[PDB]
RNA sequence: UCGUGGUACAUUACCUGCC
RNA sequence: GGCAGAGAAACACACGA
Numbered sequence: 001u002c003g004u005g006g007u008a009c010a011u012u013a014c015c016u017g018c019c
Numbered sequence: 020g021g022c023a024g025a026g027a028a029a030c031a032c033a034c035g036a
Base pairs, nucleotide, nucleotide: 001036002035003034004033005032015024016023017022018021019020
Other pairs, nucleotide, nucleotide, family: 006031cWW008029cWH010028tWH011026tWS011027tWH012013cHS012026tSS013026tHS014025cWW
C1' cells in the first nucleotide's frame, strides 16, 4: 500500500412517511 | 426541522497479502 471482516446490525449523506 | 422508517460511504479497528 492493497484486499477482506464486523461489532458499522452503526448513522451522517441519499430516500420515504407523520407533524 | 422534530419524530419514524430505510440507509451506504468515509474513517477507525482486526485479519490476510
Overview:
This is an experimental structure of RNA (Loop B S-turn strand; Loop B ribozyme strand), with 36 nucleotides shown. Sample source: Chemically synthesized based on satellite tobacco ringspot virus. The structure was determined by X-ray diffraction at 2.05 angstroms resolution and released in 2007. Entry title: Crystal structure of a junctionless all-RNA hairpin ribozyme at 2.05 angstroms resolution. Crystals were grown from: PEG 2000 MME, LITHIUM SULFATE, cacodylate, spermidine, cobalt hexaamine, pH 6.0, VAPOR DIFFUSION, HANGING DROP, temperature 293K. Keywords: RNA, hairpin ribozyme, all-RNA, mutation, low salt, S-turn, E-loop, ribose zipper, catalytic RNA. The 2006 paper behind the entry is "Water in the Active Site of an All-RNA Hairpin Ribozyme and Effects of Gua8 Base Variants on the Geometry of Phosphoryl Transfer".